[PDB]
RNA sequence: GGUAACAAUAUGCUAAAUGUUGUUACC
Repeated sequence: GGUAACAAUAUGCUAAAUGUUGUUACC
């Protein structure tokens, strides 16, 4: 630096999905 998982925040509010953040694991 990124990838991946967990947590919290936020938007939407048909709902899902997404954005923001923290912890953790991998390279």